[PDB]
Context: bound to proteins that are not shown
RNA sequence: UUGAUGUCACGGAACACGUUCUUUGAACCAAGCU
RNA sequence: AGCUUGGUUCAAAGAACG
Numbered sequence: 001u002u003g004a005u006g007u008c009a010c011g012g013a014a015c016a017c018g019u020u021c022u023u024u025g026a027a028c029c030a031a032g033c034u
Numbered sequence: 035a036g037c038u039u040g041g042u043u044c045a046a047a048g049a050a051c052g
Stems, first nucleotide, its partner, number of pairs: 021048004026043006034035001
Other pairs, nucleotide, nucleotide, family: 018051cWW020049cWW032037cWW032038cWW051052cHS
């Protein structure tokens, strides 16, 4: 929870479009204390 | 004034849809 002598809904692609990318020497000597 | 000793950083800044 529907009406009835009539329902292609299997009548309809969640489809289309976007670079995890940009920068960064694995480097580095003078303070810490009451 | 007192003599000598000590490691640090281990992600950050963004973008989280036109």
Source information
CRISPR RNA (34-MER) from Desulfonema ishimotonii: 52 nucleotides with solved positions. The reconstruction used 226,320 particles. The entry also models zinc ions. The structure was determined by cryo-electron microscopy at 2.82 angstroms resolution and released in 2022. The PDB entry is titled "Cryo-EM structure of guide RNA and target RNA bound Cas7-11". Protein in the same entry: CRISPR-associated RAMP family protein.